[PDB]
RNA sequence: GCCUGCCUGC
RNA sequence: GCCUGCCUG
Numbered sequence: 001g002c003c004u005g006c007c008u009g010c
Numbered sequence: 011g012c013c014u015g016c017c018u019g
Stems, first nucleotide, its partner, number of pairs: 001016002005012002
Other pairs, nucleotide, nucleotide, family: 003014cWW004013cWW008010cHS
């Protein structure tokens, strides 16, 4: 970087 | 940031 889903202004 | 697995300087 890409995936899943969660969180997030870092 | 954390998770799964892959890739990657």
An RNA structure with a sequence from Homo sapiens, in which 19 nucleotides are resolved. It was solved by X-ray crystallography to 1.81 A. The entry also models sulfate ions. Crystallisation conditions: 40 mM magnesium sulphate, HEPES and 1.3 M lithium sulphate.